[PDB]
RNA backbone atom coordinates (compact mmCIF):
# COMPACT_ATOMS: atom_id res chain seq x y z
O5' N A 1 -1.52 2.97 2.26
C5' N A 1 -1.85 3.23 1.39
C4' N A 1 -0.96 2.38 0.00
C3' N A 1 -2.85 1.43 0.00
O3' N A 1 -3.01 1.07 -1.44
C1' N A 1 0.00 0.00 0.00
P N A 2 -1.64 1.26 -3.02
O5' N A 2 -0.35 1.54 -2.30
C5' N A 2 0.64 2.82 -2.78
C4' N A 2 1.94 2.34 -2.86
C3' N A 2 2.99 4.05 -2.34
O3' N A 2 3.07 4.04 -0.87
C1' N A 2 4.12 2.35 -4.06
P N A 3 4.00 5.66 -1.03
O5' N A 3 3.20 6.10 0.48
C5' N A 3 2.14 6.67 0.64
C4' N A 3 1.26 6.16 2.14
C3' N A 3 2.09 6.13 2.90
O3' N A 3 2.03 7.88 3.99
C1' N A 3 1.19 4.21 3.38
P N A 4 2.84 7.94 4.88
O5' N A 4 3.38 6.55 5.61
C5' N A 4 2.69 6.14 7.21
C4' N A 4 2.47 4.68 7.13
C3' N A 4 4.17 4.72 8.31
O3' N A 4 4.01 4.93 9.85
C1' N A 4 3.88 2.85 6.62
P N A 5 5.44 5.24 10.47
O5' N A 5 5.93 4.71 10.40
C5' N A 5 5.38 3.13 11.14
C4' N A 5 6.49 2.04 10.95
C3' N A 5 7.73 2.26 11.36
O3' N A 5 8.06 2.49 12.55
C1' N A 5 7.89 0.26 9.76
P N A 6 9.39 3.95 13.14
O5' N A 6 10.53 2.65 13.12
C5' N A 6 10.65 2.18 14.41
C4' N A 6 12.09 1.16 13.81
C3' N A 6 13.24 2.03 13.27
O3' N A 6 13.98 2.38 15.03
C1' N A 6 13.41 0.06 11.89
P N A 7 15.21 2.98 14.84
O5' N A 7 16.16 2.46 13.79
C5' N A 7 16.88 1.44 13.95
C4' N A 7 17.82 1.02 12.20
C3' N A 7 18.57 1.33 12.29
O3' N A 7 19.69 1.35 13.31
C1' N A 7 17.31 1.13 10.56
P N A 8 21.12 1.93 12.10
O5' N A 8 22.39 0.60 12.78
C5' N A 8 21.61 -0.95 12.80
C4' N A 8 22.44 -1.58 11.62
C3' N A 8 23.83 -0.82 11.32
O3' N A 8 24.81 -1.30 12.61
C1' N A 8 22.88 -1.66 9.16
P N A 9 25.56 -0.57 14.13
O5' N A 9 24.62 0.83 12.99
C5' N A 9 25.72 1.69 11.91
C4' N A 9 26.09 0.76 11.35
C3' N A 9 28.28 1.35 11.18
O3' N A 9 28.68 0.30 11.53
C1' N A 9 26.67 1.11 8.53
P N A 10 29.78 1.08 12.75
O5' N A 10 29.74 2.23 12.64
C5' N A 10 29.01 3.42 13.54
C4' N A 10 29.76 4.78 13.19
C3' N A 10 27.89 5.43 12.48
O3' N A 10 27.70 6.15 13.95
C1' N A 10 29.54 5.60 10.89
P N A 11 26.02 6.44 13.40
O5' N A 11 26.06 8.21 13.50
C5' N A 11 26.42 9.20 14.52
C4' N A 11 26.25 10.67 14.25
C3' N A 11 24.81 10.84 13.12
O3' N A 11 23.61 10.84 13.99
C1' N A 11 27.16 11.98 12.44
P N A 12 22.81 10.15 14.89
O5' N A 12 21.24 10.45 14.11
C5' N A 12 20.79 11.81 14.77
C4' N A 12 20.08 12.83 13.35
C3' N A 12 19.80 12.23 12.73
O3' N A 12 18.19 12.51 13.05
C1' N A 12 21.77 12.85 11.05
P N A 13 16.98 11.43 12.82
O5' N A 13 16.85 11.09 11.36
C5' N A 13 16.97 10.50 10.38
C4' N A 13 17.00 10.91 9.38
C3' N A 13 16.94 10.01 8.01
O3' N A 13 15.47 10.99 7.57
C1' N A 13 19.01 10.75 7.34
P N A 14 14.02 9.22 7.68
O5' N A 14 13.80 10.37 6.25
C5' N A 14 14.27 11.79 5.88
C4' N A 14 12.80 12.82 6.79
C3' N A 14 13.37 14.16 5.59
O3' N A 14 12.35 15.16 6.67
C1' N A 14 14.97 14.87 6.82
P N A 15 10.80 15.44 5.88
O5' N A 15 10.99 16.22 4.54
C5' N A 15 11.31 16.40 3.17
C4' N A 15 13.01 16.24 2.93
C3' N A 15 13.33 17.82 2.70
O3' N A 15 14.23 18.62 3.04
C1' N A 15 13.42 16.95 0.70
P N A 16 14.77 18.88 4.90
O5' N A 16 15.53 19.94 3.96
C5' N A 16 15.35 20.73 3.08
C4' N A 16 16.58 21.10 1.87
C3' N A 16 16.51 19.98 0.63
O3' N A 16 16.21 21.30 -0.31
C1' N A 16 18.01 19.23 1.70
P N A 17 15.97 21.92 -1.02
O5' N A 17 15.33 20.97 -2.19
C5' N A 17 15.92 19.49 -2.56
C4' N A 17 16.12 19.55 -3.81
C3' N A 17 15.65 17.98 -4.15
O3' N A 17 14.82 17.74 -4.32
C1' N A 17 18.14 18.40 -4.48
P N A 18 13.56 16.30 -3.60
O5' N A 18 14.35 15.21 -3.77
C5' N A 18 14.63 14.65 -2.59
C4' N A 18 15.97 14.55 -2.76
C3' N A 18 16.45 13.07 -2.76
O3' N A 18 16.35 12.10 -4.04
C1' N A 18 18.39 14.26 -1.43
P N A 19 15.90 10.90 -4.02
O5' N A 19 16.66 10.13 -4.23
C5' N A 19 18.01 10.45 -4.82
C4' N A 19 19.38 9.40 -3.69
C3' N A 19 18.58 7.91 -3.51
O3' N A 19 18.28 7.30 -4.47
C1' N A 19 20.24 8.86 -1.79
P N A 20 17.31 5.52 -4.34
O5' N A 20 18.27 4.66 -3.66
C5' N A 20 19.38 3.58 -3.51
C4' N A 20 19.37 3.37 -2.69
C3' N A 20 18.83 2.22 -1.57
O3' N A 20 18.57 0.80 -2.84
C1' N A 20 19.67 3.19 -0.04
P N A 21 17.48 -0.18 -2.41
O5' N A 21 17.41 -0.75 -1.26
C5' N A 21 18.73 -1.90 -0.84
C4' N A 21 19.04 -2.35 0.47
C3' N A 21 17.61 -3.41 0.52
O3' N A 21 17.52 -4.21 0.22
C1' N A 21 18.47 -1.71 2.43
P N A 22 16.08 -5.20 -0.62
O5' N A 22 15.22 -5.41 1.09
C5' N A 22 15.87 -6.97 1.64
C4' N A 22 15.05 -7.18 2.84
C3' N A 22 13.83 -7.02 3.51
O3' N A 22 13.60 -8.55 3.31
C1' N A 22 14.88 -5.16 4.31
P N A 23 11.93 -8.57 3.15
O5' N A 23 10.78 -7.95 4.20
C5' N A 23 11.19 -9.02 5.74
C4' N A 23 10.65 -7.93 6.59
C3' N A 23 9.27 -7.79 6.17
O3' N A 23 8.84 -9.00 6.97
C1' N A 23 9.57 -5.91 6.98
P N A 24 7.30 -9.29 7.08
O5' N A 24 6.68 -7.88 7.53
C5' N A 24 6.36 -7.51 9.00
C4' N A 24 4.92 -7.12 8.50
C3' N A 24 3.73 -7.11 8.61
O3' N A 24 2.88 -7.70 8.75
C1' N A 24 4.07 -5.17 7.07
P N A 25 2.90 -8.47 10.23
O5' N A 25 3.58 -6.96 11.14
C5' N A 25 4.02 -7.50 12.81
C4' N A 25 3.93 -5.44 13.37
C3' N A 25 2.70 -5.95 14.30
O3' N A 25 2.58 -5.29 15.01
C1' N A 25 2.91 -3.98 13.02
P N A 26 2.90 -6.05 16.73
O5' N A 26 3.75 -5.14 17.23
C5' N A 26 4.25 -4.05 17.13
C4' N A 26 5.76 -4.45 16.22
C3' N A 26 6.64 -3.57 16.62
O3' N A 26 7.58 -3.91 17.44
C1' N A 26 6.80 -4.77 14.78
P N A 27 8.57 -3.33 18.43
O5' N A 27 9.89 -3.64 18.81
C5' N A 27 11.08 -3.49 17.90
C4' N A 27 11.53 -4.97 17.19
C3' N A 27 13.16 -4.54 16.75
O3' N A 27 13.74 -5.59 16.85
C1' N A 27 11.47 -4.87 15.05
P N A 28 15.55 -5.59 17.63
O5' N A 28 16.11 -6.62 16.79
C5' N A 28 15.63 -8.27 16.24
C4' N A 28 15.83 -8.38 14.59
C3' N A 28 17.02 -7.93 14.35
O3' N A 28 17.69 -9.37 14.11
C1' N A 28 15.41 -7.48 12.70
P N A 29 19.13 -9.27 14.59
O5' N A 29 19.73 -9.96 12.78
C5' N A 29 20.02 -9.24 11.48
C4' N A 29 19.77 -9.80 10.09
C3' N A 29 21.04 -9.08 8.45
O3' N A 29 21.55 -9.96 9.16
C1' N A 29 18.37 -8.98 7.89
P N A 30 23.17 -9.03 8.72
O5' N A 30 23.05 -7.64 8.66
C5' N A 30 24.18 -6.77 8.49
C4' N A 30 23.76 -6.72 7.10
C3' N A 30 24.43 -5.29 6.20
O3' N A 30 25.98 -5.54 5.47
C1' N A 30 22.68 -5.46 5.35
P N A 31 27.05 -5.02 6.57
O5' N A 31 27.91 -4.79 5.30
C5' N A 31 27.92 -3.08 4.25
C4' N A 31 27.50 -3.44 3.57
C3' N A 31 27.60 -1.99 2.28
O3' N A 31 29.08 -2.50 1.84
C1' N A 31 25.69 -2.80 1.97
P N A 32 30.04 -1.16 1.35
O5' N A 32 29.33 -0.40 0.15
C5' N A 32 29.41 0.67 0.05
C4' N A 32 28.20 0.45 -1.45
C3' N A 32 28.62 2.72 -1.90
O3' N A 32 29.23 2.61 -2.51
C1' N A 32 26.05 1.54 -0.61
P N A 33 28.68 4.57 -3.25
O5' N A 33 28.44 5.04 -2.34
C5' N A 33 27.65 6.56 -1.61
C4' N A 33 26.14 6.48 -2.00
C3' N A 33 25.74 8.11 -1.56
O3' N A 33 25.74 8.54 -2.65
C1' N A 33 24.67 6.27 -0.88
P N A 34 26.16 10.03 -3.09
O5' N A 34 24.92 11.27 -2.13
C5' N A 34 25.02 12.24 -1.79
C4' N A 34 23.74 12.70 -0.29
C3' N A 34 24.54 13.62 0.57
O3' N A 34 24.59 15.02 0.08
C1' N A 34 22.81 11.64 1.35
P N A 35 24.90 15.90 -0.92
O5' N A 35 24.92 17.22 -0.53
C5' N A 35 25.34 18.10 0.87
C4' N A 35 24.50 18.28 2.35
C3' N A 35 25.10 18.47 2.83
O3' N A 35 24.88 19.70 3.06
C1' N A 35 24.66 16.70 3.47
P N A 36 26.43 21.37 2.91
O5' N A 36 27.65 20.20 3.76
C5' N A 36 28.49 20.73 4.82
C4' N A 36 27.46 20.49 6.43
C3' N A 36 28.43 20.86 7.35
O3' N A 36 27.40 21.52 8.35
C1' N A 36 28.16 18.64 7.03
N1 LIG B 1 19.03 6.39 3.95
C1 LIG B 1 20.03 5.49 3.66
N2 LIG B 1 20.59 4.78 4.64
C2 LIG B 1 20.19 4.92 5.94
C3 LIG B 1 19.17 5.84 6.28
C4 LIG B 1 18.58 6.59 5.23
O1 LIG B 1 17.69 7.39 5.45
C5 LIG B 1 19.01 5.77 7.73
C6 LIG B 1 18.09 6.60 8.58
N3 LIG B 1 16.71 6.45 8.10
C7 LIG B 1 19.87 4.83 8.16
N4 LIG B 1 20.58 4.33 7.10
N5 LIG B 1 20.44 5.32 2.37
RNA sequence: GGAGAGGUUCUAGUUAUACCCUCUAUAAAAAACUAA
Source information:
The RNA has 36 modelled nucleotides. It was solved by solution NMR. Entry title: Solution structure of a preQ1 riboswitch (Class I) aptamer bound to preQ1.